[PDB]
Context: bound to proteins that are not shown
RNA sequence: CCACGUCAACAGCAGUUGGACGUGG
Numbered sequence: 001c002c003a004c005g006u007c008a009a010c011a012g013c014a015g016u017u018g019g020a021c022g023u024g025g
Stems, first nucleotide, its partner, number of pairs: 001025006010018002
C1' cells in the first nucleotide's frame, strides 16, 4: 500500500479526517 477499528500523541488552528495510533491481509 489494502482492509477494518480508533483519537491519548502527531498534523503548524481544528477535527466526525489522515500518510498518525492499533490489528491483520